[PDB]
Context: one part of a larger RNA, bound to proteins that are not shown
């Protein structure tokens, strides 16, 4: 080349004015429609890996079609003691010093290690940029350490530090309801703020809109859990006031102890906030 | 520009969280990390500590963007697939349902025509399964409240069995669910989204599970029978081994067959083949012993030939394990469970007798069966008609008791038969909504040839 100018153009809703341009059904911009809305909204681990922003193009890619575009070109973006990881911890696994086994090669393992999806573990509200923000500003905090000042008290009858060693402790399952609080929702002729609306009617019980804010601190706080002690022994390789414990008195509606979500206050003279709304545009 | 900037009000009631207190409490069997940070003891260290307050140190790695996706995995700007976390509001139990809220979206070919045809969607006269292999498909239940609800049952069920009644709106009265009156429509869970059901047979107890991607079953599994091994360096199993799983269990444990809730049972053959014991006897390997034979030749020698030792070829007796022969047991082990001939006061048949064969001849139960060839058996119900379907006989071609017999409440997207309801399955097809088909404009393959 033939099938052919044929199959097919990947589940849907737009219309119109205006703009931009050489050109527009398809870029932009506005109005009304219409669609998701336990979502077709917001976050975020994974994966991608520059796809983000700007400002330029319209060869190719886009199933048309482009002035567009996750494409091209040019240039720019990712800010942290507190986020999440390292410098902590350790499951499974997994490497493994010597070591054990085995024609080789290697195989398997102890000590020691690596390894999260568990554990541990100091800050948050706003705000700013076209593009980062618990990272930067702002305002207030927290952790760990430093140096230096005052201030107390302790110098080997020595406070304090402190073990890799003795422990406590961290430290957990499922099911099922009660109960507290607080988010979150709702209503209101509660406040505020703007409105009287010509298509018949409405100045009230009209419409519409918005109705609060961290961490830290201080102070409390709905509860929630637990028995406390004392005598005598035994223990805790080696100490101990520290833990185990074995009996024994008394206590045991309590009593002390240990936790507590959240509240109020300050952090706030801040801050966000319906709205209103400038210039030199 | 809505951008600077400027800014008001923050009150009360109702509901109210498995978000938190918190795995607190309660109960419950299946019995639910570690290890560090922490805090405490002294042994040790120890000159100097703390406190306030000033100033002042704190690395490295990732921090764009997409993220139910056109930017992730499907070669594609693909109707798939993709952990977690928030995810409003009326009605609602609800995160269902419908329409909406913040918020986000009009989905990257279009314009026309309104054929036939094919998808997909509505309505249908009378008739209602006549349709088909089969009611496949649609149809037609549905949601709350209330009345009521069989057989059977393992006593829990079966059930939401079934059938039936109500439902809206305004007053007026409440004991706070209604009641009593009114009122409207064809029709009040006025819409959307929430069972069709009865009756019976098979197999399977039941939830489970399976042939990614034609087979969700009657297969698998399962609890529960049983059998059997295994005395712990167990037995099994993975490896040359060391090492391990079994177990940081220990016979109530663990490994293996097989059956396969649960009721009621599981009948005979150990002759055969395993498996277990037995071991006296017969057979039996290498090793062990080597008795005699061969080759070779110092040496003897009447061609012959004999023929000492050492070397060498071969080598019998005799010894010798376990297995195997045997001997016993052992079937929820592997398996296997019969012929023929006569015979009763009518026929039939034979309870009876004979007589062979066999380890022993099939029992209870159930049978044209998921098994029955002949077969659509026959009878019997079901229908106007019934090759299938129930019940029923039994000549069981070729059931049958753990490759388990019968039987069975409850469950099945199991297979089977009948019936209510229902309908465009059909009778037989008619109209109507999109999408593609058509025509116009952009775009542009394929398999064949």
């Nucleotide at each position: 080349a033939u099938g052919a100018g044929u199959a097919g153009c990947g589940a849907a809703a737009g219309a119109c004015a205006g703009g931009u341009g050489a050109g527009a059904a398809u870029c932009c911009u506005g109005u009304c429609c219409a669609c998701c809305g336990u979502a077709u909204g917001a976050c975020u681990a994974a994966g991608g890996u520059u796809u983000c922003c700007u400002g330029g193009g319209g060869a190719a890619g886009g199933c048309u079609c482009g002035u567009c575009c996750g494409c091209c070109c040019a240039g720019g973006g990712u800010u942290a003691g507190u986020c999440g990881g390292g410098a902590c911890c350790u499951a499974a696994g997994c490497c493994g010093a010597g070591g054990c086994c085995g024609a080789u090669a290697g195989g398997c393992g102890u000590a020691g290690g690596c390894g999260a999806u568990g554990g541990a573990c100091a800050a948050c509200a706003g705000g700013u940029u076209g593009a980062u923000a618990u990272u930067c500003c702002u305002g207030u905090a927290c952790c760990a350490g430093u140096u230096g000042u005052u201030u107390u008290u302790g110098u080997u009858u020595g406070a304090g530090c402190a073990a890799u060693g003795g422990a406590g402790g961290g430290a957990c399952g499922c099911a099922g309801u009660a109960g507290g609080c607080u988010a979150a929702g709702g209503a209101a002729u509660g406040c505020a703020u703007g409105c009287g609306a010509u298509u018949g009617g409405a100045a009230g019980u009209g419409c519409a809109u918005g109705u609060c804010c961290a961490a830290g601190c201080a102070a409390u706080g709905a509860g929630u859990c637990u028995u406390g002690a004392g005598u005598a022994g035994a223990g805790u390789u080696a100490a101990a006031u520290g833990c185990u414990u074995u009996a024994c008195u008394c206590u045991u509606u309590a009593a002390g102890g240990a936790c507590a979500a959240g509240u109020u206050g300050u952090g706030a003279c801040g801050g966000g906030g319906a709205g209103c709304g400038a210039a030199a545009u | 520009a809505g951008u600077a900037g400027c800014g008001a009000a923050g009150u009360u009631c109702c509901u109210g969280a498995c978000g938190u207190c918190a795995c607190a409490c309660u109960g419950c069997c299946a019995a639910g990390a570690a290890a560090a940070g922490c805090u405490u003891c002294u042994a040790g260290u120890g000159a100097g500590a703390a406190a306030a307050c000033a100033a002042c140190u704190g690395c490295c790695c990732g921090u764009a963007c997409c993220g139910u996706a056109a930017a992730c995995c499907g070669a594609c700007a693909c109707a798939g697939g993709u952990a977690g976390u928030c995810g409003a509001g009326g009605a609602g139990a609800g995160u269902a349902u419908c329409c909406u809220a913040a918020g986000g979206u009009g989905a990257g070919c279009g314009a026309g025509c309104g054929a036939a045809c094919u998808c997909u969607c509505g309505u249908u006269a009378a008739g209602g399964a006549a349709c088909u292999c089969g009611g496949c498909a649609a149809a037609a239940u549905g949601a709350c409240c209330c009345c009521g609800u069989a057989a059977c049952u393992u006593c829990g069920g079966g059930a939401g069995a079934a059938g039936g009644g109500g439902u809206g709106c305004u007053g007026a009265c409440u004991u706070c669910g209604g009641u009593c009156a009114g009122c409207c429509g064809c029709a009040g869970u006025g819409a959307a989204u929430a069972g069709g059901c009865c009756c019976a047979a098979g197999c399977g107890a039941c939830u489970g599970u399976u042939u990614a991607u034609c087979a969700a079953a009657a297969a698998c599994a399962c609890a529960g029978g049983u059998c059997u091994c295994u005395g712990c360096a167990a037995a099994a199993u993975c490896g040359u081994a060391a090492g391990a799983u079994g177990a940081a269990g220990u016979a109530u444990a663990g490994g293996g067959g097989c059956u396969g809730a649960c009721g009621c049972c599981u009948g005979c053959c150990c002759g055969g083949u395993g498996c277990u014991g037995g071991a006296a006897g017969g057979u039996u390997a290498a090793g062990a012993g080597g008795a005699u034979g061969g080759g070779u030749u110092a040496g003897c020698u009447u061609c012959g030939g004999c023929g000492a030792a050492g070397c060498u070829c071969a080598g019998a007796a005799u010894u010798g394990a376990a297995g195997c022969c045997c001997c016993a047991g052992u079937a929820a082990a592997c398996g296997g469970c019969g012929g023929c001939c006569g015979u009763a006061a009518c026929u039939a048949u034979a309870a009876c007798g004979g007589u062979c064969c066999u380890a022993a001849g099939g029992u209870a139960g159930c049978g044209a069966a998921a098994u029955u060839c002949c077969u659509u058996g026959u009878c019997g119900g079901g229908u106007a008609a019934g090759u299938u379907c129930c019940g029923a006989c039994c000549c069981g071609c070729a059931c049958g008791a753990a490759a388990g017999g019968c039987g069975u409440a409850a469950c099945g997207a199991u297979u089977u038969g009948g019936g209510c309801a229902c309908u465009g399955u059909c009778u037989c097809a008619a109209c109507g909504a999109g999408a593609g088909a058509c025509u116009c404009g952009g775009u542009g393959a394929a398999a064949u040839u």